Context: bound to proteins that are not shown
RNA sequence: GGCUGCCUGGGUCCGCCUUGAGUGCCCGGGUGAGAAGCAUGAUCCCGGGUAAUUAUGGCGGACCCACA
RNA sequence: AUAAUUUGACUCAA
Numbered sequence: 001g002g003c004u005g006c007c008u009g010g011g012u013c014c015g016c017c018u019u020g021a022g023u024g025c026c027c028g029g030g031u032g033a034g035a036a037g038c039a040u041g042a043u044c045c046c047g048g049g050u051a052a053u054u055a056u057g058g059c060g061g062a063c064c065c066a067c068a
Numbered sequence: 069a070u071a072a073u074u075u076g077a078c079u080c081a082a
Stems, first nucleotide, its partner, number of pairs: 009065001011063001013061003017057001019081002022078002024050003028046003051074001053072004
Other pairs, nucleotide, nucleotide, family: 010064cWW012062cWW016058cWW018082cWW021079cWW027047cWW031043cWW032041cSS032042tHS033041tHS052073cWW064066cHS066068cHS
């Protein structure tokens, strides 16, 4: 040098970098009508719901270093 | 963790 196994920069996949409670709105359950919108839900109560990705720093892990 | 992005979110507290 070629190869295994410990070692570690870069690249790539996966995790993590607060959780409560409140407003608006939505949806279910219950209820069922004089602005007129609305029975393809007015009002009132109760319950529940509110996504992701990129770039950089930190952290735990999984592969590999490849001009094919 | 910080800053952006997508036509939809804002207020607060340990």
Shown are 82 nucleotides from a PDB entry: RNA (H/ACA RNA).
Sample source: RNA WAS PREPARED BY IN VITRO TRANSCRIPTION.
The 2009 paper behind the entry is "Structural mechanism of substrate RNA recruitment in H/ACA RNA-guided pseudouridine synthase".
Method: X-ray crystallography, resolution 4.99 A. The entry became public in 2009.
It was solved together with Probable tRNA pseudouridine synthase B, Small nucleolar rnp gar1-like protein, Ribosome biogenesis protein Nop10 and 50S ribosomal protein L7Ae.